[PDB]
This is an experimental structure of RNA (Pepper (49-MER)), with 48 nucleotides shown. Ions in the entry include magnesium. Entry title: Crystal structure of the Pepper aptamer in complex with HBC514. Primary citation: Huang et al., Nat.Chem.Biol. (2021), "Structure-based investigation of fluorogenic Pepper aptamer". Crystallisation conditions: 0.1 M ammonium chloride, 0.005 M magnesium chloride, 0.025 M HEPES, pH 7.0, 1.25 M 1,6-hexanediol, 40% MPD. Method: X-ray crystallography, resolution 2.3 angstrom. The entry became public in 2021.
RNA sequence: GCGCACUGGCGCUGCGCCUUCGGGCGCCAAUCGUAGCGUGUCGGCGCC
Ligand code: J8U
Numbered sequence: 001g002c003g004c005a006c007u008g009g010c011g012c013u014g015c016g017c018c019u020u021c022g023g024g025c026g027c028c029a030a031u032c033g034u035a036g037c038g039u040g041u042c043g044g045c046g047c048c
Base pairs, nucleotide, nucleotide: 001047002046003045004044006043009039010038011037012036013035014027015026016025017024018023
C1' cells in the first nucleotide's frame, strides 16, 4: 500500500423516549455496519 470487516468507530441527516444539566435509549427482516446514507481504522489479523 492492499485485504478481512474482528474491531463497530467516525462524518452527515431525520424520527420516538428518557433527560435538572448534556447527554442515555430505540428506530422489522435482508445487505460489512447503520434508523438511513457515506466512510475500510487507534488498533487486530492476513498479503506484498
Ligand atoms: C466502503 C470502521 C469500525 C472504522 C471501529 C462496499 C464500510 C465502508 C468503509 C468503511 C467502513 C465500512 C462500504 C463497504 C468502516 C470503518 C472504516 C469500522 C471501526 C472503525 C460493503 N465501505 N473506515 N472500531 N461496502